[PDB]
RNA sequence: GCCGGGCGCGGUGGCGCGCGCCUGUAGUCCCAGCUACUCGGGAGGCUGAGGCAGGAGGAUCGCUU
RNA sequence: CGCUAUGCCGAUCGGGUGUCCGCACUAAGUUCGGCAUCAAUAUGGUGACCUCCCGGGAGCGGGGGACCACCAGGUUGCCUAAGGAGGGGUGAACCGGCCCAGGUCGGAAACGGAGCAGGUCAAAACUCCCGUGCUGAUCAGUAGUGGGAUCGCGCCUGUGAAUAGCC
RNA sequence: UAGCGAGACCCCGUCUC
Numbered sequence: 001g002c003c004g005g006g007c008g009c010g011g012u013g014g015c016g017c018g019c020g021c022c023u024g025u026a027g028u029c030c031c032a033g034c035u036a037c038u039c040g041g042g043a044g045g046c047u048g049a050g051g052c053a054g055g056a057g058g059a060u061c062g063c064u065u
Numbered sequence: 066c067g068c069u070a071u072g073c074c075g076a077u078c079g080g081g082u083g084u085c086c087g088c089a090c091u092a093a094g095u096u097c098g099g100c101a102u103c104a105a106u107a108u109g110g111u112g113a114c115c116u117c118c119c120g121g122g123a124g125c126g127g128g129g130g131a132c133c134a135c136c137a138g139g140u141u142g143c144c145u146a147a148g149g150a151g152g153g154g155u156g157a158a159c160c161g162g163c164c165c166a167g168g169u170c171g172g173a174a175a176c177g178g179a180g181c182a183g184g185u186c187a188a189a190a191c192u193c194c195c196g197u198g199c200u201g202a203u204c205a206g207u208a209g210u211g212g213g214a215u216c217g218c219g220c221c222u223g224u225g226a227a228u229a230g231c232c
Numbered sequence: 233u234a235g236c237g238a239g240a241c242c243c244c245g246u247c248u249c
Base pairs, nucleotide, nucleotide: 001046002045003044004023005022006021007020008019009018010017013037014034015033028043029042030041031040048249049248050247052245054243055242057241060238061237062236063235064234067232068230070228080222081221083218085213086212088211089210090209091208094204097201098200099199100198101197102196103142104141106139110135111134112133115130116129117128118127119126120125149195151194152193153192154191155190162186164184169178170177171176
Other pairs, nucleotide, nucleotide, family: 005240cSS011016tHS012014tHS022058cSS025027tHS051246cWW053244cWW057240tWW059239tHS065233cWH068231cWW069229cWW078224cWW079223tWS081222cWW082220cWW084217cWW084218cWW085214cWS093205cWW095203cWW102197cWW105140cWW109136cWW113132cWW123171cSS124177tSS146198cSS156189tHS157160tHS163185cWW165182tHS166181tWH167180tHS168179cWW172175tHS224225cSS
């Protein structure tokens, strides 16, 4: 440093989050809290991880005939 | 309107006349009722009534006529729209008579008169049938033009150049 | 049916620890 991601609805001042839908990795479980503030805490595993830029392929959002 | 088809080996087409009539009348027959169905003349006969006679002791016997009705039947009509010489029945209460039982009357008798019961009809009356004359009504496997009617029917028929089928 | 603008995972390139 990593251990899901995205779309729509809702709440929160904000984070975490609840519901519906879709899509993966050899590779996650739990408790609800942090209190003006960009990821609250505990328990485990991994060594490579994160970010920018283009390409083909799914469910959808906004236009259509 | 253009195609196309049967034909004066007649195409359309003209229309004139009955089968049909709850019709009109004219012209013939079916069938059923109602009314009526003559008289004069010659002869003979029947039935009522009237009148002359002859005879008789009664019932009565014999003869002659006037008038009416009817039957058969010969010549006829100043007869009618006609009027058969036709056939039948009733003939009644006693009212046409005939032949009349019984009874009754007259008569010594014979016999005669009226006449009832029953039966008969060429000759009281009534009525029926056929035929005749008139009058109606009933009428259709009878005709005849005058119309109506005439999608079918056989009908007697022409004069014509157009009619029927498609798009 | 079909066309445009945004989209998840994957691949291809670049940077940091």

The PDB entry is titled "RNC-SRP early complex".
This is an experimental structure of RNA (SRP RNA) from Canis lupus familiaris, with 249 nucleotides shown.
Lineage of the source: Eukaryota > Opisthokonta > Teleostomi > Sarcopterygii > Canis lupus.
Among the 49 different proteins in the entry, which are not shown, are uL23, eL32 and eL33.
Jomaa et al. published it in Cell Rep in 2021: "Molecular mechanism of cargo recognition and handover by the mammalian signal recognition particle".
It holds a match to the Rfam family "Metazoan signal recognition particle RNA". Clan: SRP clan.